[PDB]
């Protein structure tokens, strides 16, 4: 970075 | 705002 929180 | 980041991986 991926998905989830954040949001 | 589904991202940043932060966990897992």
């Nucleotide at each position: 970075u991926c998905g989830g929180g954040c949001c | 705002a589904u991202a940043c980041c932060c966990c897992g991986a």